[PDB]
Context: one part of a larger RNA, bound to proteins that are not shown
RNA sequence: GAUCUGGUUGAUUCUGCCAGUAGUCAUAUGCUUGUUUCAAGGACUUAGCCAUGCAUGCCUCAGAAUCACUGCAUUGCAGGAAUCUGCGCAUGGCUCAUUACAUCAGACGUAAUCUGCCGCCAAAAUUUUGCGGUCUCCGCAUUACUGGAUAACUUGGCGAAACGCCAAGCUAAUACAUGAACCAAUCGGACGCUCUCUUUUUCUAUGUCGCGGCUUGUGUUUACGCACUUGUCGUGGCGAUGAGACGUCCAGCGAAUGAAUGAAAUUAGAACCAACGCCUCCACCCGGGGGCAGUAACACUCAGACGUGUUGACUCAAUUCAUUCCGUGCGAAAGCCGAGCCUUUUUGCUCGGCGUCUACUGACGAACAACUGCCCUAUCAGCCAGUGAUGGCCGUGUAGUGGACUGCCAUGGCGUUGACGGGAGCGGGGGAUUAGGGUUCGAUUCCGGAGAGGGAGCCUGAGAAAUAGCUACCACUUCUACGGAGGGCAGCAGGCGCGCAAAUUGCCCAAUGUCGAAAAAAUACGAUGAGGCAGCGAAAAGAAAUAGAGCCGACCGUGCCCUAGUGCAUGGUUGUUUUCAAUGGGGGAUACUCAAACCCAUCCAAUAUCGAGUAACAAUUGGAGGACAAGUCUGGUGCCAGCACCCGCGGUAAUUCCAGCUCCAAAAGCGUAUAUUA
Numbered sequence: 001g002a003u004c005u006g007g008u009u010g011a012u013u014c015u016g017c018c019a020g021u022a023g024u025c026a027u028a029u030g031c032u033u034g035u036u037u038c039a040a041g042g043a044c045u046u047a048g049c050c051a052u053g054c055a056u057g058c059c060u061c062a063g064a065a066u067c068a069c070u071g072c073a074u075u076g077c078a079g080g081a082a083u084c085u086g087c088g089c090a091u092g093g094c095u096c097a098u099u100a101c102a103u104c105a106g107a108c109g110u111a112a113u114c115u116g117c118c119g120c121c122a123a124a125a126u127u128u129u130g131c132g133g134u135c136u137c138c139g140c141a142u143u144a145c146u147g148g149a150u151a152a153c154u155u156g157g158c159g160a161a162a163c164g165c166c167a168a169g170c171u172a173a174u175a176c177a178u179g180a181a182c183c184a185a186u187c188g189g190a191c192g193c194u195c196u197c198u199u200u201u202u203c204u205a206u207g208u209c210g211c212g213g214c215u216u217g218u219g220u221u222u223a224c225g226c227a228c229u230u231g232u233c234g235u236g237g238c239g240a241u242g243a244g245a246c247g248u249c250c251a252g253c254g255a256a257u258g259a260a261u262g263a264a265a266u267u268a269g270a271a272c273c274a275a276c277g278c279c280u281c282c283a284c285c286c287g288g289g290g291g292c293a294g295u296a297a298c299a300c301u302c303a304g305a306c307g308u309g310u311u312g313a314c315u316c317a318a319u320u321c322a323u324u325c326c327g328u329g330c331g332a333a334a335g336c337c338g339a340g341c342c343u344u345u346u347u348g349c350u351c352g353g354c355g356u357c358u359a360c361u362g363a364c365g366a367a368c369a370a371c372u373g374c375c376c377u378a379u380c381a382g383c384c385a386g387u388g389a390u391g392g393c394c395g396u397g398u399a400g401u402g403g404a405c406u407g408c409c410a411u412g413g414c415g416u417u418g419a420c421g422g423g424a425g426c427g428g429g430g431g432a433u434u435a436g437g438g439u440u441c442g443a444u445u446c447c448g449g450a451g452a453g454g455g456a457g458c459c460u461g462a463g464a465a466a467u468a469g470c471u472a473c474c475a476c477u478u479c480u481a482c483g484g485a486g487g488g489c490a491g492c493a494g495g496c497g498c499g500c501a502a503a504u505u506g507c508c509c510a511a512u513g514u515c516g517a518a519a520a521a522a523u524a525c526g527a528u529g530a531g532g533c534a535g536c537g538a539a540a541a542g543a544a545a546u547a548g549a550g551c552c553g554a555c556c557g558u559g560c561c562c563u564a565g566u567g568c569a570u571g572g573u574u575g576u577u578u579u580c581a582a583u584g585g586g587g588g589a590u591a592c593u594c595a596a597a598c599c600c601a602u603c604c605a606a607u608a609u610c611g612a613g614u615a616a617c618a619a620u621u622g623g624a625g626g627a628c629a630a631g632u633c634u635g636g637u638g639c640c641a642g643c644a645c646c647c648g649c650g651g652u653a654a655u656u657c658c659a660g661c662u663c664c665a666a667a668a669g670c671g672u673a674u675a676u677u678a
Base pairs, nucleotide, nucleotide: 004020005019006018007017021678023676024675026674027673028672029671030670031669035543036542037541041536042498048496049495050494052493053492054491057087063084069079070078094451095450096449104373105372106371109368113366114365119361122358129141130140131139132138133137146177147176153169154168155167156166157165158164188250189249190248191247192246194245195244212233214231254325255324256323257322258321259320260319261318277292278291279290280289282287309316335354336353337352338351339350340349341348375423376422377421382414383413389411390410391409392408393407395405396404426448427447428446430441432439433438453474454473456471457470458469476487479484506533507532509531512530513528515526549579550578552575553574554573555572556571557570558569559568560567620666621665622664623663624662625647626646631661634659635658636657642649643648
Other pairs, nucleotide, nucleotide, family: 006626cSS007018cWW008015cWW008016tWH009011tHS020628tHS020645tHS022677cWW032538tWW033668tWS034544tWS038540cWW039539tHS040445tWS040537tHS045046cWS045498cWS045499cWS046498tWS047095cHS047451tWS051494tHS052505tWS054529tHS056088tWS057086tWW057516tSS057526tSS058086cWW058516tSS059063cHH059085cWW060062tHS062335cSS063173cSS065067cHS068080tWS071076tWS072074tHS072075tHS078523cHS080081cHS084172tWS084173tHS090461tHS090463cHS093452cWW097450tWS098450tWS099102cSS099425tWS099426cWS100374tWS100424tWH101103cHS102374tWH103373cWW104427tSS107370tWS109112cWS111313tWS112400cSS113399cSS115364cWW117363cWW118361cWW124185tHS126127tWS128145tWW128180cWS129143cWS135137cWS145180cWS146178cWW149173tWW149175cWW150172tWH151171tWH152170tWH152171cWW160480cWS160481tWS160483cHH160484cWS161484tWS162164tWS162485tSS174355tSS178179cWS178333tHS179180cWS179330cHS179331tWH179333tHS185186cWS196210cWH198207tWH199200cWS199206tWH201202cWS204301tWS209211tWS209243tWH210244tWS211241cWW213232cWW214229cWH214232cWW215229cWW216228tWW217227tWH218227cWW221224tHH229231cWH241242tSS241243tWS242243cHS251253tWH253329cWS254327tWS261262cWH261319cWW262317tHS281288tHS283286tHS293303tWS293304tWS296303cWW297299tWS298299cHS305306cWS310314tHS310316cWW311313tHS329331tWS332334cHH332356cWW334355cWW343346tHS367399tWS368400tWS378418tHS378419tWH380420cWW381415tWS381416tWW382419tSS384412cWW385411tWW388391cWH389412tSS390412cSS392403cWH394406cWW396405cWW397402tHS429430cWS429442tHS431440cWW455472cWW455473cWW457466cWW458466tWH459464tHH461463tHS466469cWH475488cWW477486cWW478485cWW480483tWS489492tHS489493cWH491529cSS494505cWS499501tHS501502cSS503535cWS504534cWW507595tWS508531cWW508595cSS509530tWH510532tWS511531tWS514527cWW523525cHS533596tWS533597tWS545546cWH545618tWS546614tWS547581cWW548581tWS551577cWW552577cWW555573cWW556572cWW557569cWW559569cWS561565tWH562564tHS562565tHS580613tWH583612tHS584611tHS586610cWW587609cHS588603tWW589605tHS590591cHS590592cHS590601tWS592600cWW594596tHS594597tHS594598tHS604605cHS611617tHS622629tWS623629tWS623630tSS628629cHS628645tWH629664cSS631660cWW637640cWS637654tWH639650tWS640650tHS641650tHS642657cSS644647tHS648656tHS650654tWS654655tHS
C1' cells in the first nucleotide's frame, strides 16, 4: 500500500511496552554479480596538513621606426622581439569554519545614498600660434600651431640566494604636459566721467520728450569758473523731466555658500486718493488744451500679453542676484581605415566613417532599512544605562540615514505571547517520508548568505579588507655559499593526514558560459583544471542474459476401452535419450565517430568471416518452528558445538544447532550497520 504480526496467562479478557515490519536509493560495509542503458560520487572526523603539478588575459583595419629579429630578391602592408597604451582581473572554484531575529524568505525602504561598465545624450571664451616689431608690450597677421621625461634597447654592474638588485647611457605613445582656438547664441550685474530721439512709404512700424538753472555762509593756482542746496526759481519741483541711447566695467556655461522663486479657496458694492492704461480740438512731426478707462465710446495699421517644473509625498529639480571654489570651462596641439581635389601624388585644400575626450540621466549594481517570519532550553529571567542603555538636544562623522558619534540634556528602553542567558547546524528554494492528519531533513549541484591560514589592519580602484593583493602580529613552513631571503590548494588534480569513510598529477579547448582583445581569416591562430570529454566511480535511475522446437524415453493427468490397464483415447508434462533445429551475447570489413580520444556498426564485399545447447558464454544472496516463504527429516552434532531480530533450538534418534540433500524466498542483486519514516 490509510492492516500488522511476534512476544506477559493455568486459562481467560485485559492496560501495556519490546521484537519484527515498510521506507530512507540516506552513509558504511559484507557478500555477489551477464550485458547493457540511464549515475551522484573526501561534506561528514580535522576549515587536518600539503611536495606535486596545474588552474586571467587579450588587441583590431583603427595609441606608439626604431633598425633586435623576422618577413620579402627588395620594397614590403605585414610581422614583431619586445615594451610604453587599455580594460578586466574584486562572478570563479571550493567550503559551511562562522550563525541565530543576526541572517535567509515573503515583503519592503532607499525623498537616508554611492554607483566603473551602458544605452539613452548634451555643450560658447579663447589667450594659444605665428609673425613682426617692440615694452619682454604693442602692433600685425590668410593663423594653420605646441610643450616636457620616461619603456623596451645599449653598456657597465651588483648579488649565494630570492619576487635579490643597481648604475649610467638611448628614443613613442590617446601615458605625462599646455590642454591649444585668435570665428560666432539668444543671456545678467555694476559705473558714467558719456551721448540725448533708431530705419521708410504714398497713408501707415516701434522702442518717444532728455529738458534744469540761479544760488547763502562755505570751496580753484590767495582777484575768472562749476557746485552744495540753506534759500530761490526752471519742464510740477524751495536742491535730478532720468526714461532712451552711447560707452566703460564685472562670463551670464560645472561645482559651492547665501538669498529669493514653489495651488485654481468669499466677492469686494463701489467710491476717494496715488498709477498706468486709453481716447479727445489741431499740426508731417514736435508741440498744443480736453476727457475718460465705474451709470458713457466707435476711428490713422489706435482702452486691460506671449508665463501654473517634477511624486499622493520634498528643504526635490529647475532659474535669477549676491558672494565663492585646487573636479568642467570635454569645447582638440594626439591615433585608424575610406575617399575627394589640389598637388605628380605629396605639402595644401576637401569630404567620409572611427580614436583620446566632460557634465546629466539611465540602466546597472552596490552599498544602506522595516514590517512579517525563523531552531533548542528556566534547577536560563529579569535584561538593560562606566556610556551608549532609551530617548531628547547642536554639531560631528559618513556615500548618505542614524548615539554612527561628540558634546549637552532627559530618564529611558526590553522582558512570563519568556526577555536575558544558555542549546543546537548557516538560512531559504527545497529535500525526505506519512490515506489523511502528519514526522524529518535540508553539507552538496537551487538561491541567498557566509567564509576563507589564524588573527587584525591598510592602500587602491567604480568596486573589494578584496585569500593564486599589501602590511604587521600568531601559529606554522621553504631557502641560504645561512648576509638574508622567503612561504600559505576551504581551485583543481595531485600528496599525505585523519578517520568508518569517498576516483585522475587524464584529453581538449568544439559547444557553454566567461573574460579579454574583439579573426589581415591576407598569417590559421586570444584565454580558460571554469567548462567540457574521457579516466576513476556496482550510492542511484533505464533495460536486460542462461533461448526455440521436434522425435524417442518417461512421466503424470483426463476421456473411454478397459476392471482399471496395456490399449486406445483424452491431455499435460518430464528426461542422460534423440536431434535436426533455435541463437544473442560476443567480436569483428566499418563505409560510418569524436575537440580529441572514446563507448555501435549497415553484414554489402569471398554479396562480411565469426560466434551457444553447453558444467557452457554465468547466478546470487539469504532462509526452511513461528512471526515471515519454505523439511516428514539424509547424515553430523550433542546443552557441547554452537544456533536464536524477538519468541527460542540444542544435554542426541533435536523442527530452528552441525554437515547433506531437498526445499524455500528474493534476486543480479542481496546481507549488514546506523540513523531515520510509518